28s rRNA, nucleotides 1312 to 2356 from Oryctolagus cuniculus: 874 nucleotides with solved positions. Lineage of the source: Eukaryota > Eumetazoa > Boreoeutheria > Euarchontoglires > Oryctolagus. It comes from the structure "80S translation initiation complex with ac4c(-1) mRNA and Harringtonine". It was solved by electron microscopy to 2.8 A. Arango et al. published it in Mol.Cell in 2022: "Direct epitranscriptomic regulation of mammalian translation initiation through N4-acetylcytidine". The sample was in a buffer at pH 7.5. It holds a match to the Rfam family "Eukaryotic large subunit ribosomal RNA".

[PDB]
Context: one part of a larger RNA, bound to proteins that are not shown
RNA sequence: ACCCGUCUUGAAACACGGACCAAGGAGUCUAACACGUGCGCGAGUCGGGGGCU
RNA sequence: ACGAAAGCCGCCGUGGCGCAAUGAAGGUGAAGGCCGGCGG
RNA sequence: CGCCGCCGGCCGAGGUGGGAUCCCGAGGCCUUCCAGUCCGCCGAGGGCGCACCACCGGCCCGUCUCGCCCGCCGCGCCGGGGAGGUGGAGCACGAGCGCACGUGUUAGGACCCGAAAGAUGGUGAACUAUGCCUGGGCAGGGCGAAGCCAGAGGAAACUCUGGUGGAGGUCCGUAGCGGUCCUGACGUGCGAAUCGGUCGUCCGACCUGGGUAUAGGGGCGAAAGACUAAUCGAACCAUCUAGUAGCUGGUUCCCUCCAAAGUUUCCCUCAGGAUAGCUGGCGCUCUC
RNA sequence: CGCAGUUUUAUCCGGUAAAGCGAAUGAUUAGAGGUCUUGGGGCCGAAACGAUCUCAACCUAUUCUCAAACUUUAAAUGGGUAAGAAGCCCGGCUCGCUGGUGUGGAGCCGGGCGUGGAAUGCGAGUGCCUAGUGGGCCACUUUUGGUAAGCAGAACUGGCGCUGCGGGAUGAACCGAACGCCGGGUUAAGGCGCCCGAUGCCGACGCUCAUCAGACCCCAGAAAAGGUGUUGGUUGAUAUAGACAGCAGGAUGGUGGCCAUGGAAGUCGGAAUCCGCUAAGGAGUGUGUAACAACUCACCUGCCGAAUCAACUAGCCCUGAAAAUGGAUGGCGCUGGAGCGUCGGGCCCAUACCCGGCCGUCGCUGGCAGUCGGCAGAGCGAGAAAGAGAGUGG
RNA sequence: CGCGGACGCUACGCCGCGACGAGUAGGAGGGCCGCUGCGGUGAGCCUUGAAGCCUAGGGCGCGGGCCCGGGUGGAGCCGCCGCAGGUGCAGAUCUUGGU
Numbered sequence: 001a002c003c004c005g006u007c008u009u010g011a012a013a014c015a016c017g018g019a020c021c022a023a024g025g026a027g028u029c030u031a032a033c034a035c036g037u038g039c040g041c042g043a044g045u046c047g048g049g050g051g052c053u
Numbered sequence: 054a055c056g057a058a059a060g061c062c063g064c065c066g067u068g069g070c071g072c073a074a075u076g077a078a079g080g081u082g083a084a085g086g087c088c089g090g091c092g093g
Numbered sequence: 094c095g096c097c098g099c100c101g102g103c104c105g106a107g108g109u110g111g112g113a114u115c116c117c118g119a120g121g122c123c124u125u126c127c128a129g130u131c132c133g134c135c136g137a138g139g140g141c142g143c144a145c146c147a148c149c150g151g152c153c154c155g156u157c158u159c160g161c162c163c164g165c166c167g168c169g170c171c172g173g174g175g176a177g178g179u180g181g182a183g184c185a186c187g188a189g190c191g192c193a194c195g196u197g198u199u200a201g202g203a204c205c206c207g208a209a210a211g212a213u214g215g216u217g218a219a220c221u222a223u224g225c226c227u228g229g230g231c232a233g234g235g236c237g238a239a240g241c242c243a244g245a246g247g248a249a250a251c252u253c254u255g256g257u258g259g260a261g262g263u264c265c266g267u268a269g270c271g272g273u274c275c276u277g278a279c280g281u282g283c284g285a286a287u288c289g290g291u292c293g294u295c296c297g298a299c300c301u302g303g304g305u306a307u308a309g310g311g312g313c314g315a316a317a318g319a320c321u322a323a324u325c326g327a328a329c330c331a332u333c334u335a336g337u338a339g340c341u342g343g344u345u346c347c348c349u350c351c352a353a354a355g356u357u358u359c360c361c362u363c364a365g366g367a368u369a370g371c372u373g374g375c376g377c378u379c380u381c
Numbered sequence: 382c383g384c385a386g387u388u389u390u391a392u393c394c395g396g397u398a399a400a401g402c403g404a405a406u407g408a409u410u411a412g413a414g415g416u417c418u419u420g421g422g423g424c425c426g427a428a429a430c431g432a433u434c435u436c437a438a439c440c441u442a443u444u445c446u447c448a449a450a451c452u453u454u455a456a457a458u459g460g461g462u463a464a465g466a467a468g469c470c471c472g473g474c475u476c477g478c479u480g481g482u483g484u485g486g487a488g489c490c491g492g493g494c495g496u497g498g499a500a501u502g503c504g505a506g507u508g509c510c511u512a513g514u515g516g517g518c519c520a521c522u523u524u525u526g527g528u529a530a531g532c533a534g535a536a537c538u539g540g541c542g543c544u545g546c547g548g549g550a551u552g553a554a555c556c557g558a559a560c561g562c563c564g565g566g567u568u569a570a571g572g573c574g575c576c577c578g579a580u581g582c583c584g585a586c587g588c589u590c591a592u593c594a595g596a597c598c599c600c601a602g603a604a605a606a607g608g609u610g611u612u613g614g615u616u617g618a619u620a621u622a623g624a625c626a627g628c629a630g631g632a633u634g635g636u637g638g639c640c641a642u643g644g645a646a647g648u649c650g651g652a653a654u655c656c657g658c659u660a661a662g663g664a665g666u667g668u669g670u671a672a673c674a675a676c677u678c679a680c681c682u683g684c685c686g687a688a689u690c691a692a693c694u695a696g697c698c699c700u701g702a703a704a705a706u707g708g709a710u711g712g713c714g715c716u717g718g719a720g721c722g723u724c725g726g727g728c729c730c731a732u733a734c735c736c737g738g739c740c741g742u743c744g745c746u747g748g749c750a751g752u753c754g755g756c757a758g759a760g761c762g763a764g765a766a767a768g769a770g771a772g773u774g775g
Numbered sequence: 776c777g778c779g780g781a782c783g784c785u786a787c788g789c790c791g792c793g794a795c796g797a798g799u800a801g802g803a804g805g806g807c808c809g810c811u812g813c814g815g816u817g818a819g820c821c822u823u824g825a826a827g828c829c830u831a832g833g834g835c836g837c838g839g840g841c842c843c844g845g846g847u848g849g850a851g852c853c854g855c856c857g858c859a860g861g862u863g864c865a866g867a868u869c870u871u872g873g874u
Base pairs, nucleotide, nucleotide: 003018004017005016006015019874020873021872022871023870024869029201030200031199032198033197034196035195036194037193038192039191040190041189044070045069046068049065050062051061052060053059074081075080085104086103087102088101089100090099091098092097093096107149108148109147110146111145115140116139117138120135121134122133126775127774128773130771131770132768151184152183153181154180155179156178157177158176159175161174162173163172164171204343205342207340211333212332213331214330215329216328222307223306224305225304226303227302228301229300230299231297233265234264235263236261240257241256242255243254244253245252246251269294270293271292274290275289277288278287309325311321312320346806347805348804349803350802351801356369358367359366360365370514371513373510374509375508376507377506378505379504383503384502385501387500388499389464390463391462392461393460394459399454400452401451406448407447408446411443413441414440415439418438419437420436421435422434423433425431468494469493470492471491472490473489474488475487476486478485517541518540519539520538522536523535525533526532546557547556548555561739562738563737564736565735566734567733571729572728573727574713575712576711580726582725584724585723586722587721588720595715606700607699608698610697611696612695613694614693615692616691617690618689619688627684628683629682631681634656635655663678667676668675740796741795742794743793744792745791747790748789749788808863810860811859812858813857814856815855816854817853819852820851827847828846829845830844832843833842834841835840
Other pairs, nucleotide, nucleotide, family: 008010tHS009553cWS025864tWS025867tHS026343tSS026864tWH027344cWS028203tWS042188tSS043071tWS043187tHS047049tHS047063tWH066067cWS073082tSS076078tHS076079tHS080154tWS083183tWS084105tHS106186tHS112144tHS113142tHS114141cWW118136tWS118137tHS119136tHS121767tWS135766cSS166167cSS201203tHS206341cWW208337tWH209336tWW210334cWW217309tWH218221tWS218307tWH218312tWS222313cSS232266tHS237259tSS237260tHS238259tHS239258tHS247249tHS247250tHS268295tHS272273cHS272291cWS273291cWW283287cWS308311cSS309328tHS310327tHS313319cWW314317tWS347838cSS352800tHS353799tWH354514tSS354543tHH355542tHS357368cWW371512tWW372511cWW395458cWW396397cHS397456tWH398455tWS401404cHS402448tWH404452cWS405451cWS409445cWS410444cWW412442cWW416418cWH417430tWS424432cWW465498cHS466498cWH479484cWW512801cSS518554tWS524534cWS527529tHS527530tHS541553cSS544559cWH545732tSS549599tWS555598cWS557569cSS568730tHS568731tWH570730tWW572579tSS573579cSS578729cSS589718tWW591716tWW593702tHS596714cWW604702tHH605701tHS620687tWS623686tWS623687tHS630681cWW631661tSS631680cWW632665tWS632679tHS635636cHS636664cWH638653cWH638664tWS642644tHS644671tSS646672cHS647665cSS654664tSS659661tHS659662tWS662663tHS665666cHS665678cWS666677cWW669674tHS710713cHH714719tWS718720cHS752783tWH754780tWS755780tWH757759cWS806839tSS809862cWS821850tWS822850tWH824849tSS824850tHS825849tHS825851tSS826848tHS865866cHS
C1' cells in the first nucleotide's frame, strides 16, 4: 500500500466494461480558405493545357 | 530499361493573381505653391 | 484688393511628437619634463532621422449644402470647374506570384462502431386465414317429435288408454377434433410451447388429404390487430447505404516546458452552438 | 522612461451598520392639563355657551415600543482623480468662430527653465494564429425562500475540480505546507502511558468520583428545570450586653372584646387588632373539640460557650436522558490522572526552511576564431570613460 | 649556447555564472525511441550461420528502448544521410482463432 478504464462536483464503490492469450483495430485522402514558417524570382510572377527532342 | 521521367518553347503568357478604387447604375477615377503684368 | 485665365519661368510629391541605428565634436585617455605630428579611442552638447505608433493636413469615387465663372462643330433639359460637411473594403515612392511544410475551419462515409426509420425492385398461401373443385371419415347407449294400429268413452265436436314409429344445429360417451383446471411436471427441457391427470364437443355452423384462387399499405379475418414459412400495430430478399445522430462506448511510444473553464450576450436555446473571457504558440519594437 | 489586486499626502462621491420618533411619513401604549370647539348620559332649569357633574371626542405639553419597500443625522471597509518634461515661463503669427476693445478662445512658430518634484517594488510595449471550456462543488464573514435540511438561491475571498505531502484514528474541499533525485540540520500544525517516534521532568497551582465519569476546530450529539454533592464569590442580617444547636419553664388580665353564627370563647370565616402584669406571652402559628377544655408555636430567662443564618450567583459532578446484530474518547486502558482549567522547561518529524551534491529548464539574447610561438614574447577581473600606441625636437 | 612550449573549437560545438522544477482539459518542443517501404551510402554483415524465438548470463539509458553471451533455428539482414506511410493497443457487451 483498496482495481484498472470511464462519465462525473464527487469512484475502492452496493455505478457501467473486463475469465485468459495471440494477431487485427480507430483524425486519413481530395478540394477550398486563413495565418505562420522555408525557397526562387521580384512590379511582376506562374506553363499547370498544348507543342518539339 | 529506369523514361508514364528529364530537357526545351517566349510571336506558345491565351490566361490566372497582382499592379486602382468607388457607385445600384449611367459613369468618373488618386499634390500644389511662388514670381510678372494684364482682362473681369 | 483678392481670385481665375493668358501666359512664360522657378520650386517642385506633406507637417508635428516619439524613434533603433548613423554624423559632428567642449575636451580628455601618464612612465621623467615641455612643445608639437599621426593613428586609435572615450565623450558634455548638438544634427540628419529607418521601420512603426499617435495626431494634423492633402488627393480619388458616392452623396448633401452654398455659390460664381469657363468651353464650343453642333450654344443645348449640353459639357467642365469651386468652397464646406459626410459614406468608401481607397491614394499618399508598389509586394506580389509560384512551390513546399505546419496549424485551424469546413464540404465530402470524414476519428471508429451504433438506431427507431424512408424509397426502388423483387420472392413467398409446403404453416396459417378464407372461398371453390374432387376424395375419405365419425362405436355403444338415453330421451322419444310427427305419422299409423287397436281399445274405451261421447249426440257431436272430439277426448282418454296401450302400442308402432324414429325426428332433433337433442343428451351420456369412444375414435377424431380441441385445450378448462391443477396456476401439477419440465423450465441450460424429450420439446424455441412438450408431458400427465382432469376436461369441452363428438350428424354437424362437423373433421380431413390433394388440387386451386387471393401477395405486403396488399391479402384474408364468426373481429383477438388475429394469421400471412418459429418473423406481423405493416412479412421476407437485395439495393439506395459506410443513410442521419446536439446522444452512449473506444481512441495505440517516451521525455521536457507552459497550463485552464464551468462565467457575459444571442439562438424553438436549457444534454448543443456562436460570441467575450480564461490558455498556448510564433514573434516583433525597444530597455539594460 | 514606464507600470502596480499596495500604502501615503490632497480632493470628491455614497445613505448600508448604527441611531431617531419631544424631527417629516407610516405605525403605536399610558396617564395628565385646558376648553366650549361639537356629540352623548343626566339635574335645576317652559328655556337659557346660565350652571352642575360627567363620558366622550378635540387641543397642548409629556410617555412605552417600532419600520426591507420611513428618515433629520451617519460610520468602518470601499469607488474615482491628482502627485510634472505630454510640465511650467516668456515672446511673436493665423482665424471665415467670438467680440465695445489685436477682446476671448483655439491653433501654430521660436526661445528659457532638470533638485525626473511622495513611499516601496518591478524591464516594458505591441501583433497575429489558437485549442479546451461554457453541468461545477465547498468553507469564514454578509445574505433571500423555508420549521429545517448533507435543501434551493446570491455577494467577497480562498480552496477542491487539476494536488501529491505532515496532523485531524478513518475522509475531495479542515489545520500546516504545496512537490526534480539525494545527505546533514531545524521547524510548522499536531503531539510525547503502550499500540506509536517523543516527558522514564523526583514539572507548578487548583477542580472533579460518575450503580451513564470525562477526555481537543471542522466533527459526528443534547435543552428548559433542578441538587443541603462539592468548591469559589455577592449582598443582607447577629455575635463576648456571650449568638445557631442542644437540654427545660412559664403562651398570661381587660376580653367568652365587639358588625356576625342555632354554636366559635385565640385556634372554620371578614374590618378590627391596643392596654397594665412583666425577664414573657401574639385580642394568637398549629393540633385537635357543635363551642370549650387541653397541648403546642412566637417572647424571654436557666445550663454550655464560637462564629452563625438567609437570599442569590457561578465552576466541576449528578437528575432530567428511551430503539431495535455486539460496540467503540481510535483500541487497550486511565482516577497522587493517561480527566478538566491555567502555565514552564525538554523532546519527536513533513516532499516546508537552511547548507551541500547531481539532472533538466530558463535567463545572462554571458564567454571562446587569441592554438595571435624563435618571422616568438605569453595580459585583458578590475570601484570609479577612454592607448602593454607609433614616431619629432628640446 | 641548447630548436623547445598539455587539452581545446562536431561554433547545430565547448565553457561560466544565477534563479527555478505540482499539474487534468489543452498547446508546444526534443527524441543517437520504435515499425514497413524508396533514393543515396557503409570496398557494411552472412551456410566458419541471417531473420525469428527462449534465457536464474553481462551491461547502458530518467524513459521510449538498445547492445553483448548462451541455446534453438536454416537464408537472408542492418547502420548513417534524406524520402514516404494502411506506423506503436489494455480496454470499445471490439473482430477472428485458441485455452